[PDB]
Context: one part of a larger RNA, bound to proteins that are not shown
RNA sequence: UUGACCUCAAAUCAGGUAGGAGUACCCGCUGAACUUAAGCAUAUCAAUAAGCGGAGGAAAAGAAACCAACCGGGAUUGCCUUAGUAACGGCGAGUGAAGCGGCAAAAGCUCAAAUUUGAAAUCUGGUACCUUCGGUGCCCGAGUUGUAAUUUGGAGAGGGCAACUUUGGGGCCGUUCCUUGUCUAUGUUCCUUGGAACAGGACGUCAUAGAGGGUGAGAAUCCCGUGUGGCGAGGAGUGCGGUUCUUUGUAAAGUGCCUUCGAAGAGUCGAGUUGUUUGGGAAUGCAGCUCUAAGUGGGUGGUAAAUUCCAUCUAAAGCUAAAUAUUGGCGAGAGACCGAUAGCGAACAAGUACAGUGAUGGAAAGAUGAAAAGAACUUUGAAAAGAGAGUGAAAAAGUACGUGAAAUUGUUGAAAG
RNA sequence: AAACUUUCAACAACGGAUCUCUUGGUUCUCGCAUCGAUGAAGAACGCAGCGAAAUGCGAUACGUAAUGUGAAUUGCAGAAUUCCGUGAAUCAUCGAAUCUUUGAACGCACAUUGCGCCCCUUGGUAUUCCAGGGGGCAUGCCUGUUUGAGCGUCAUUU
Numbered sequence: 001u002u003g004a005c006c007u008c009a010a011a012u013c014a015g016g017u018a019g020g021a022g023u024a025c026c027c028g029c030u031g032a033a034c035u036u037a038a039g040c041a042u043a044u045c046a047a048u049a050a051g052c053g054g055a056g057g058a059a060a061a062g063a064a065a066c067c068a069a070c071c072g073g074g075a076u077u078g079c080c081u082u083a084g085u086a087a088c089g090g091c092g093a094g095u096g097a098a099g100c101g102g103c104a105a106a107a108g109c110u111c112a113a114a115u116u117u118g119a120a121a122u123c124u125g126g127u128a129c130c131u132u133c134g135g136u137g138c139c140c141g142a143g144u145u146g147u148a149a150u151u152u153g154g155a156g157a158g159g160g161c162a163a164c165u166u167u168g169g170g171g172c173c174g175u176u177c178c179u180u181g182u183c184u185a186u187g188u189u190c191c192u193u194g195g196a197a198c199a200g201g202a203c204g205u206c207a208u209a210g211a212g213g214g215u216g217a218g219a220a221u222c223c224c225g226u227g228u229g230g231c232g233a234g235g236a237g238u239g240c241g242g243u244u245c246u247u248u249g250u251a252a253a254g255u256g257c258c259u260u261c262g263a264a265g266a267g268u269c270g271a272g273u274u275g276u277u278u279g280g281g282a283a284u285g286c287a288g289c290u291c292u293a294a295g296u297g298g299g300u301g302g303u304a305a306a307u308u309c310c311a312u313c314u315a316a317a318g319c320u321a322a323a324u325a326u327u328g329g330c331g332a333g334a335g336a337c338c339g340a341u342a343g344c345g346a347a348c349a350a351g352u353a354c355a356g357u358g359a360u361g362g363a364a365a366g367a368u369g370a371a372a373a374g375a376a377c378u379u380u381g382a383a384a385a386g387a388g389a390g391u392g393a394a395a396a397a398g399u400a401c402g403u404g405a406a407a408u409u410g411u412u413g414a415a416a417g
Numbered sequence: 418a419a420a421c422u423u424u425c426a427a428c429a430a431c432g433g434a435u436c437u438c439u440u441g442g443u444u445c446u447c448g449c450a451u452c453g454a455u456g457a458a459g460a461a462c463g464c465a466g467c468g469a470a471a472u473g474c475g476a477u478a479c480g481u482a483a484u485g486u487g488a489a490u491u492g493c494a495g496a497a498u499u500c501c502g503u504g505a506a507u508c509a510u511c512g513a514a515u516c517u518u519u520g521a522a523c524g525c526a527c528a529u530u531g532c533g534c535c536c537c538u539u540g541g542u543a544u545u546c547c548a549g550g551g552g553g554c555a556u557g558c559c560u561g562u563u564u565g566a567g568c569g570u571c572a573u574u575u
Base pairs, nucleotide, nucleotide: 002572003571005569006567007566008565009564010563011562013561014560015559016558017557018556020452025056026054027053028052029051036043040090066073067072077104078103079102080101087095088094108319109318110317111265121147122142123141125139126138127137128136129135130134156261157260158259159258160257161256163255164254165253166252167251168246169245170244171243172242173241174240175239176236177235178234179233180232181231182230183229187203188219189202190201191200192199204221205220206210212224213223214222270291271290272289273288274287275286276285297314298313299312300311301310329449330448331447332446333445334444335443337442338441354361355360366438367437374401377388378387379386380385402436408430409429410428411427412426413425414424415423416422417421459519460518461517462475463474464473466493467492481513483510484509485508486506524532525531533554534553535552536551537550538549539548540547541546
Other pairs, nucleotide, nucleotide, family: 001573cWW004570tWS019555cWW020457tSS023025tHS024057cWW024326cSS025325cSS026059tSS030050tWW031049tHS032048tWH033046tHH034045tHS035044cWW037092cSS042092tWW043093tWS056058cSS057325tWS057450cHS058324tWH061076cSS062075cSS062321tHS063107tWS063108tHS063320tWH064074tHS065269cWS065298tSS066312tHS068070cWS068311tWS069301tWS075322tWW076323tWW082099tWS083098tHH084085cHS084096tWS085097tWH086096tHS089093tHS097279tHS104323cSS105322cSS107320tWS107321tHS112152tWH112264cWS113151tWS116146tHS117146tWW120143tWS120146tHS122147cSS124140cWW155262tHS168247cWW184228cWW185206cSS185209tWS193197tWH194196tHS194217tWS195216tSS196216tSS209226cWS211225tHS215219tWH217218cSS219222tHS237239cHS238240cHS265316tHS266294tHH267268cHS268293tWH268316cSS269292tHS277284cWW278280tHS294297cSS294315cWW303304cHS328450cWW338342cSS339347tWS339439tHS340347tWS340366tHS340439tWH342347tWH343441tSS343442tSS345350tSS346350tSS349470cSS350364tHH351352cHS351362tWS352363tWH353362tHS356358tHS356359tHS368372tWH368397cSS369371tHS369373tHS369394cWS370393tHH371392cWS372395tWW373391cSS373397tWW374399tWH375389cWS375398tHS376389tHS381383tHS381384tHS390398tWW391395tWH392394tHS392397tHS395398cHS403435cWW404433tSS404434tHS405433tHS406432tHS407431tHS453521tWS454523cWH456521tHS456522tWS456523tWW457522tHH458520tHS463478tWS472479cWW475476cWS480514cWW482511cWS487504tSS487505tHS488499tWS488500tWS488504tHS543546tWS
C1' cells in the first nucleotide's frame, strides 16, 4: 500500500413486525379498608375491590425429580365424594386442603449433551421461469464459536449374525360442514247480530299441517307461515366413499440373538436468614441477600437431628386436542318473570334534554278512530273561539284525543247551623 | 229569610289512577369465533328537491358498482319508460370501490384549519422565487443490501 476478520454505526436502503380498542371468561404483578371478633392490635374480610402488564375462542395446565406403602397405582382438566375432615387459629372469632373410589373426556411427545469428517449433506434473500398458501435453476449471503441426518431414558447408539414384513404424492365425482334460494293441503257455502264476522247456529273439507302472526271483534280451512318431502346455488374441506394419473424407492421403517457402551440441563439443587403466603404445624410455596454441590448422584417419602436401610421418581430446557369457564361480541330458542312510579337509567329523536370548570351526574315522556272519514258550509266575534251543520258505530272518541278514580272546584237540588 | 259554611247526588271541571293492551326489559338454554399501521374503537364537520333529530353515508356523501327478486317510493312535488325487461325499489344480498378532518396517529406542531423538506409535472421570460396537480418524509426492533468507523486486530507490503 492492499485485502480480510471482529465489534460498533448510518441510510425516506429491500421486506416485515409492535403499539390502540375490547376485556364476561383467562395468565400474572400489585394491593387495601369498611366489616367480624359484641372493645381492639395478630387474625378476619381477602391472598378480595380498586390500580398495572399480557392472550385466545377458550386460556391455563399437561405426559411425573407424581401419588403411595398396597396383591400398588400411572399426563393434565372437570364433576360427585373425600369434608366442614387432617390441619391452622388472641387454639378465640373464624379458617381449611389432599391421596384413594365412581364418572366425563382421553393422545401422545422433542431438544441439549455423540465425528458427516470419504466430502454443511442445512437455511434466508435476490433474479429468471413456472402449474404461485409454493416449485426449479442460478447468484450473493448465513453458518464450523455448528446449520442438516441419527437418539430422548419408555430408551437408545456402535460393531457381529440371521432373516422376514410394510410404504408416497396429485387430480375428478360424491359424501361431511357452513351460508342461502325456491316449490310443496283444505269454505271465505247459507241464516242472525253488528260499522266491520274472525261471533252464534247449520252443512262440509284437510290434517306427518288445530305452533305463531296478520286481516275492520275469539280464523286450521282468507293470507303469510306450520308439517312433510323435493329441487337448486355458492363456498370450506381432506374427514372418508369410489374412479383416474404418477411409482415413489437401488429409499425408509419395524422385529430376534451376541458383544462394547450408554453422553441425560449449575449462581442451579441445597443450606442459613429476612419478608410474604399457605390447612402445612422446628418452617407449604414464592422472592431478596449470603454460602454454594454431586454423579451407585439428586429429589421426595407432612416432627427437628445423628446412624443404618428401604421405596418411588429423574429437576434446574420445550410442544400438545377434548372433557372445563364465559354479566363481553355475533346468531338462535324459550319462561308458573315484569307490564309504562313495574321491567335495563332508557318500550319514545336515551346515555338524549339538562347541571357542573372538571372528573362526573342524568331525567321526564306509550294508547283518537277499522279508516282522517282530522269537522266542507252558514252565522256571531278584531281574533282565539262559540253556536249550528256535518263525518263516524260512538265527538259521553276533536290531534288538551281509549277508559277517565280520588284529593280539590263550579252550577243546580235537598237539609242543618 | 238570604248570603256564607258543611254533607250527599247529577252534570261539568282539575288531575291521570284503575282496567285492557305492548316492535321493550329481565332470566335461562343452544351454537359460533370475527377488531386494528391494508389505519381500528372513538370524535369533529358535512351530505337529501323540500330535514332540526334518530338512522345511513363521505366531496362518488340517506349513497356508486356487483348479484338476486321482479314493479315500486309515498308527506307533497317530480320522473315516466323504469314495466313481455340487463329492470322500479328508503327492497334484499354484498365478494368491487369511494372513504372529508382526525384519532394507536406516523414530516414538525396544534387553545393555530400554523410551519417545513424531497421527487415528478404544469404555469408565471426560472435548478434557486412564487403558485397549481400528483407521490412521499414517525419511533423501537428483526433479516438482508450498501456505505463506513475503531494501533480492536491479522496477513501482505514496499
Molecule: 25S rRNA, nucleotides 3 to 419; 5.8S rRNA, nucleotides 1 to 158
Organism: Saccharomyces cerevisiae